C1' cells in the first nucleotide's frame, strides 16, 4: 500500500439459528470486639465506541467511520 481480530460496571472479563444482561474484586451498611485489621453475612449501579441497515423484534448478523493491536510487501 493490502488483509485478519478486538471496543460491554470504578478494574478484570463472560453472554451457543436473534426473544426482560451478571461473575470475581473495589465501594456502601450490620454482626463480632476496649478499638481495629481478618473473617462471616446482606447489598446499590451501565450511552453494550457512534451511525445506517435486514428482521414481527438486534448487545448478538450485514455495511460506513473513530481508536487499538497483530500478519503481508521488487530481482538475478
Nucleotide at each position: 500500500g493490502g488483509g485478519u481480530c478486538g471496543u460491554u460496571a470504578g478494574c478484570u472479563c463472560a453472554g451457543u439459528u436473534g426473544g426482560u444482561a451478571g461473575a470475581g474484586c473495589a465501594g456502601u451498611u450490620g454482626a463480632c470486639u476496649u478499638u481495629u485489621a481478618a473473617u462471616c453475612a446482606a447489598u446499590u449501579g451501565g450511552u453494550c465506541g457512534c451511525a445506517g441497515g435486514u428482521u414481527c423484534g438486534a448487545a448478538u448478523c450485514c455495511u460506513g467511520c473513530a481508536c487499538g493491536a497483530c500478519c503481508c510487501a521488487c530481482c538475478a
Shown are 76 nucleotides from a PDB entry: RNA (Dipeptidyl A-site tRNA(Lys)) from Escherichia coli K-12. It was solved by cryo-electron microscopy to 2.33 A. Primary citation: Jain et al., Nat Commun (2023), "Modulation of translational decoding by m 6 A modification of mRNA". It holds a match to the Rfam family "tRNA". Its family is annotated with triplet codon-amino acid adaptor activity in the Gene Ontology. Its Rfam clan is "tRNA clan". The family's RNA type in Rfam is transfer RNA. The organism belongs to Escherichia coli, within Bacteria. Entry title: Elongating E. coli 70S ribosome containing deacylated tRNA(iMet) in the P-site and AAA mRNA codon with cognate dipeptidyl-tRNA(Lys) in the A-site. The entry has 50 different proteins, among them 50S ribosomal protein L4, 50S ribosomal protein L15 and 50S ribosomal protein L33.